[PDB]
Context: bound to proteins that are not shown
DNA sequence: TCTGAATCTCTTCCAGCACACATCAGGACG
DNA sequence: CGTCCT
DNA sequence: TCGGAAGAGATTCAGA
C1' cells in the first nucleotide's frame, strides 16, 4: 500500500 | 473506531 | 648461470518484454 | 510428534 | 565433454 468489517 | 494478505529458483513456450 | 618472449591456464557475458509449471530439509531415533 | 544429523 | 578475448600466474629459452 491492497481487500473484507 | 477492527481482521488478512507480500518469494527464490531453474526448466519451457511465445511475441518485439 | 638468469631473465625477456613465446606458452599454458582460471574468470564472465550474451537484448527487451509477457505466460505455464514444478520446486520448496527429509528420515528416523526418541 | 520433538528433536535433530548429514 | 560444442565459444571468443583480455587478465594474471606457470614454463621454456638462448646468450652472456
Nucleotide at each position: 500500500c491492497c481487500u473484507g468489517a | 473506531u477492527c481482521a488478512g494478505g507480500c518469494g527464490a529458483u531453474g526448466u519451457g513456450u511465445g511475441c518485439u

The RNA with a sequence from Salmonella enterica subsp. enterica serovar Typhimurium, together with DNA, has 73 modelled nucleotides. The work is reported in "RNA Polymerase Accommodates a Pause RNA Hairpin by Global Conformational Rearrangements that Prolong Pausing" (Kang et al., Mol. Cell, 2018). The sample was in a buffer at pH 8. The structure was determined by cryo-EM at 3.8 angstrom resolution and released in 2018. Ions in the entry include magnesium and zinc.